The RNA (G20A mutant c-di-GMP Riboswitch) has 92 modelled nucleotides. An Rfam search finds the family "c-di-GMP-I riboswitch aptamer" in it. Its family is annotated with cyclic-di-GMP binding in the Gene Ontology. About the family: GEMM was predicted in a large-scale screen for bacterial structured RNA regulatory elements. Genes associated with GEMM are involved in a diverse array of functions, including chemotaxis regulation, signal transduction, secretion and chitin. Sample source: prepared by in vitro transcription. Protein in the same entry: U1 small nuclear ribonucleoprotein A. It was solved by X-ray diffraction to 2.9 A. The PDB entry is titled "Crystal Structure of the G20A mutant c-di-GMP riboswith bound to c-di-GMP". The work is reported in "Structural and biochemical determinants of ligand binding by the c-di-GMP riboswitch " (Smith et al., Biochemistry, 2010).
RNA sequence: GGUCACGCACAGAGCAAACCAUUCGAAAGAGUGGGACGCAAAGCCUCCGGCCUAAACCAUUGCACUCCGGUAGGUAGCGGGGUUACCGAUGG
Numbered sequence: 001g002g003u004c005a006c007g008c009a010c011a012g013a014g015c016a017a018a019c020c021a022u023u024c025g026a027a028a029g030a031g032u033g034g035g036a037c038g039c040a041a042a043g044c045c046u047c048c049g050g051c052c053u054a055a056a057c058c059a060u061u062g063c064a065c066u067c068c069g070g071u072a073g074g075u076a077g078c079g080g081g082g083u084u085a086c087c088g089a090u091g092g
Base pairs, nucleotide, nucleotide: 004092006088007087014039015038019034020033021032022031023030024029037077043083044082045081047080048079049078050075051074052073053072054071057070058069
């Protein structure tokens, strides 16, 4: 030096919650611009669990006060996992 992990920093960067404006959408939610709550992957991917929406297609005639159709969309800033990466504490 590499690699694999790790985050007590250093140093240069990065991202952008809420709110507002505007577009998309039936909605959840997303894009864009302003704006920072925060983030050591708050870079990227829905394969698994969760949660959120339900317009349309299909299904459904159902007795509840836990919650529960399929399908489809969404959330990666809800976890898991996959994949990529800066810095380097006389750092492990």